[PDB]
RNA sequence: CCGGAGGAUCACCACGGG
Numbered sequence: 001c002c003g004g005a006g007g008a009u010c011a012c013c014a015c016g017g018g
Base pairs, nucleotide, nucleotide: 001017002016003015006013007012
C1' cells in the first nucleotide's frame, strides 16, 4: 500500500496479506 456487510470516541485502531 491492498482487503473485510472488520471496530471506533472517527483523517484513527486491530487483523489479514502479498
Method: X-ray crystallography, resolution 2.8 A. The entry became public in 1998.
An RNA: 18 nucleotides with solved positions.
Rowsell et al. published it in Nat.Struct.Biol. in 1998: "Crystal structures of a series of RNA aptamers complexed to the same protein target".
The entry also contains MS2 PROTEIN CAPSID, not shown here.
Sample source: FAMILY 5 CONSENSUS SEQUENCE FROM IN VITRO SELECTION.